[PDB]
C1' cells in the first nucleotide's frame, strides 16, 4: 500500500442548501429508523523494514 | 512524521573481509558475555484521517 471478510468509533443544531425521518427533549442531545464511516482485527496480494566493515552462504523476526 | 523514556523479537556459519569473544555441541546452533536492532507501549511535539451536496456553528473518534 492493493483485495477479501469482519468489526467499527463517530454519526449533532441552524438555514428553501436540503441524506436525512420520526418522536422526544432543551441545547448542538436522547431513542428509533434511513444513510455514510476512518480505524481495528484475520487472510491474501505484493512491497519494504532489522542483527554484518566487506564477500558467500542457511535461517528467522517485524511493518504497510 | 519528530522527540523522551520503556519494551523488544532477532542477535547463525565460512573466509587473512575482521563487532564480535569464550565455552560447548555439528551444522549454520546452545550458554554467558560484548556489541547492534526493526518494531510494540506510552506521553511530548506536529500534523492527517471520519459523518455533510453546500453555507454557518457547537462536539466527539482516530491514526502517524
Ligand atoms: C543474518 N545478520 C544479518 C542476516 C542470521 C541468520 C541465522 C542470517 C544476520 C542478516 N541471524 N542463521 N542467518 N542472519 O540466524
Nucleotide at each position: 500500500g492493493g483485495g477479501u471478510c469482519g468489526u467499527g468509533a463517530c454519526u449533532g443544531g441552524c438555514g428553501a442548501a436540503c441524506a436525512g425521518g420520526u418522536g422526544g427533549g432543551a441545547a448542538a442531545c436522547c431513542a428509533c429508523c434511513g444513510g455514510g464511516g476512518a480505524g481495528c482485527g484475520a487472510c491474501c496480494c505484493u512491497u519494504g523494514c532489522c542483527g554484518c566493515c566487506c564477500g558467500c552462504c542457511u535461517g528467522g523476526g517485524c511493518a504497510a
Method: X-ray crystallography, resolution 2.43 A. The entry became public in 2025. Shown are 128 nucleotides from a PDB entry: RNA from Schaalia odontolytica. It is bound to 5-amino-1-(pyridin-3-yl)-1H-imidazole-4-carboxamide (UG4). It comes from the structure "Structure of S. odontolytica ZTP riboswitch bound to m-1-pyridinyl-AICA". An Rfam search finds the family "ZMP/ZTP riboswitch aptamer (pfl RNA motif)" in it. Ions in the entry include magnesium. Crystallisation conditions: TBD.